[PDB]
RNA sequence: GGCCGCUCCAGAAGAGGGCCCCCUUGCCCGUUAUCGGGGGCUAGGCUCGAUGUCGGCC
Numbered sequence: 001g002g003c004c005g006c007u008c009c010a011g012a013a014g015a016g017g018g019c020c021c022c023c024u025u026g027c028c029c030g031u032u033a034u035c036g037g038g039g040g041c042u043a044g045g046c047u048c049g050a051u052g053u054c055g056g057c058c
Base pairs, nucleotide, nucleotide: 001058002057003056004055005054009052010051014048015047016046017042018041019040020039021038022037023036026035
C1' cells in the first nucleotide's frame, strides 16, 4: 500500500441514554409497573454505531 475488522488503544465520534422543570398519566404507550409530550441541561462514564490516531491478514 491492498483487503477485512472493532478484541486492544484514541475521543478526534453520533445516536440511544441521564438529570432537572411543567402538564393529576394528558397521540399511542405503561412488567402487580410510574409514563408520554413540551422545555432546559448533559460526551466520552454504559450500550450500539462510526472513525483513526487502532487492529488483523497478504